Shown are 49 nucleotides from a PDB entry: RNA (4.5 S RNA).
The PDB entry is titled "Variant 8 of Ribonucleoprotein Core of the E. Coli Signal Recognition Particle".
It was solved together with Signal recognition particle protein.
The structure was determined by X-ray crystallography at 2.5 angstroms resolution and released in 2007.
Keel et al. published it in Structure in 2007: "A General Strategy to Solve the Phase Problem in RNA Crystallography".
C1' cells in the first nucleotide's frame, strides 16, 4: 500500500436511488434533485498478500 473484516466518522462542491418539495408541459408526460438509505472516503483495529 492492496484484499478483507469490525467499530467510528462524513451538510452541499458532476457516485446510485431518491420520501418530501421544486421545475417545465393544456395534457400525456418530461427535467434537475435536498434529507434518508446504499455506495464511497476519512480514522482506527484484526487478518491475508
Nucleotide at each position: 500500500g492492496g484484499g478483507u473484516g469490525u467499530g467510528u466518522u462524513u451538510a452541499c462542491c458532476a457516485g446510485g436511488u431518491c420520501a418530501g418539495g421544486u421545475c417545465c408541459g393544456a395534457a400525456a408526460g418530461g427535467a434537475a434533485g435536498c434529507a434518508g438509505c446504499c455506495a464511497a472516503g476519512g480514522c482506527a483495529c484484526g487478518u491475508c498478500c